[PDB]
Context: one part of a larger RNA, bound to proteins that are not shown
């Protein structure tokens, strides 16, 4: 060195695992706010037959939608303001308008204001159908305009059975109707629930339905309280007091007297007379003042460094009755808009005042003093008070006084005393509320939050209907939104180029998490 034998033995990864790198998907997180939420201070508290709310259809150089507007249709006149730029938005373009005041814009007052809708000439399946009458029109085809609802009140004229009459009928004038978030008064009025069941009771005179009204409403000028002293209409707040009471004396319900405050206001009829039209209020003018509805002026900074960009850093200035706020290529007292402050109205309008006109009636004397009512019986209800020994209030039913020499109340009732005068009314403020307008604020939210709705949302969608009801925000400072070239189907998509500080900001666009899905590498299997 070869052969054979025995023993031992790595390198495989179809795939898979773990780790890391790089992606995809997806849209969390952070940052953002032309949207919300809660308030404060003001304002305004109504709109409508002079046609509302809400709609339909139309309307542009316009195809749609939104906004505006109404066949005079993104507007017309006029008076003001203001102005060098304009012709609402998506949304360019086109065609134009204007520049020292008839462009546009903003405000006051006007004009126009289709159709539906209380809808009102009749009807109707809302946005439609069909008339009548009177007029002005004539090119005899027709056409334009106006009027024509109901009910209530007043008036005039008519006018039955039935003589008068009345009912009824016609016409005229005036008014009303509908809508709207809450607050307010009134008419009705639950149950779940609590009582550890449940019927009295509770919930609760609540929810809800209905009617009516106003910027507030209601209440309101003692037949009230009090306690032998006094107070002096109503309403609201804080106490009194979870007390006195009520209560299957359970659960629970729950005062008043009195005190402190806000606010403060008293009058008229039930009747004549005298004086008289004298206070007062309302209506309607006028003037003055102050608001509101457009507005005007409004201080003061440069250099340098970084950077795509300066408002930042550094340096040196300046203003401030202005350092509220917003914007501007990063954080600005001095860039812009504003802010403090000082001003401003042709016109309309609020509020005050003053004044005129119109209506309204003050003052005095003498009278008068709310009857089917108070009270009562019966049945209910309201009072904190559940019928209890139950005062007081209301009344469905049946009754029924006195009348200031009188009557009511003081919690059964009687006596005494005190106090007040019912059965006719009116009345501001302090109080309640916010559909809406403005300003401002926030140890309120920041896109699964905050309104359901930051966005063309009460939409899409669902439902016969009442009704239910979403999702969806962010390129950049500026569109500078990617000319041109290449692959591809004259695609989609992509690669270059170019823009930009950035394109790993490219519109499926800030940031870009996780699940989930991949490619690559190391190791394991």
């Nucleotide at each position: 060195g070869g052969u054979u034998a025995a023993g031992c033995g790595a390198c495989u990864a179809a795939g898979c695992g773990u780790a890391c790198a790089c992606g995809g998907u997806g849209g969390a997180u952070g940052c953002c706010c032309u949207g919300g939420c809660a308030g404060u201070c003001a304002g305004a508290g109504g709109c409508g037959a002079u046609g509302a709310a809400g709609g339909a259809c139309g309307u542009g150089c316009u195809a749609a939608u939104c906004u505006g507007c109404g066949a005079u249709a993104a507007g017309c006149g006029u008076c003001g303001g203001u102005a060098a730029g304009g012709u609402g938005a998506u949304a360019u373009g086109a065609a134009c308008c204007g520049u020292u005041a008839u462009a546009a814009c903003c405000g006051g007052c006007g004009a126009u204001u289709u159709c539906c809708g209380a809808a009102u000439g009749g009807g109707g399946a809302a946005a439609c159908c069909c008339a009548g009458u009177g007029u002005g029109u004539u090119u005899c085809g027709a056409c334009a305009c106006a009027c024509u609802a109901u009910c209530a009140u007043u008036a005039a004229c008519u006018g039955a059975a039935u003589c008068c009459a009345u009912a009824g009928g016609u016409u005229a004038a005036u008014g009303a109707g509908g809508c709207g978030a809450a607050c307010c008064g009134g008419g009705g009025g639950a149950a779940c629930u609590g009582a550890a069941a449940c019927a009295u009771c509770u919930a609760a005179g609540u929810a809800c339905c209905c009617c009516g009204a106003g910027g507030a409403a209601a209440a309101g000028a003692a037949a009230u309280c009090a306690a032998c002293c006094g107070a002096g209409a109503u309403u609201c707040c804080c106490c009194c007091a979870g007390u006195a009471g009520c209560g299957g004396c359970g659960a629970g319900c729950g005062a008043a007297c009195g005190g402190g405050g806000a606010g403060c206001a008293g009058c008229c009829c039930a009747g004549a007379g005298c004086c008289u039209g004298a206070a007062u209020c309302a209506g309607u003018g006028u003037g003055u003042g102050u608001g509101u509805u457009a507005g005007u002026g409004g201080a003061a900074g440069c250099g340098u460094c970084u950077g795509g960009a300066a408002a930042g850093g550094c340096g040196c200035g300046c203003g401030a009755u202005a350092c509220a706020g917003g914007g501007u290529g990063a954080c600005a007292g001095c860039c812009c808009c504003g802010u403090a402050c000082a001003c401003a109205a042709a016109a309309a309008u609020g509020c005050a005042c003053a004044u005129g006109c119109u209506g309204u009636g003050a003052g005095c004397u003498c009278g008068a003093u709310g009857a089917g009512u108070a009270g009562g019986g019966c049945g209910g209800g309201a009072c904190a008070c559940g019928u209890g020994g139950u005062a007081u209030c209301c009344u469905g039913u049946c009754u029924g006084a006195a009348u200031a020499u009188g009557g009511g109340g003081g919690g059964a009732c009687c006596a005494u005393c005190c106090u007040c005068c019912a059965a006719g009314g009116c009345u501001a403020a302090a109080u309640a509320c916010u559909c809406c307008u403005g300003a401002c604020u926030g140890a309120c939210c920041g896109a699964u939050a905050g309104u359901g709705a930051a966005c063309c949302a009460g939409u899409a969608c669902c439902g016969u209907g009442a009704g239910g009801g979403a999702a969806a925000g962010g390129c950049g400072a500026a569109a500078a939104g990617a000319a041109c070239c290449c692959c591809g189907g004259c695609g989609a998509g992509g690669g270059g180029a170019g823009u930009g500080a950035a394109a790993a900001a490219g519109a499926a666009c800030c940031u870009g998490a996780a699940a989930c899905c991949g490619u690559g590498u190391a190791c394991g299997u």
The RNA (23S rRNA, nucleotides 1 to 525) from Escherichia coli (strain K12) has 525 modelled nucleotides. Entry title: E. coli 50S ribosomal subunit in complex with dirithromycin, fMet-Phe-tRNA(Phe) and deacylated tRNA(iMet). It holds a match to the Rfam family "Bacterial large subunit ribosomal RNA". Clan: LSU clan. It was solved by cryo-electron microscopy to 2.1 angstroms. Among the 29 different proteins in the entry, which are not shown, are 50S ribosomal protein L4, 50S ribosomal protein L21 and 50S ribosomal protein L23.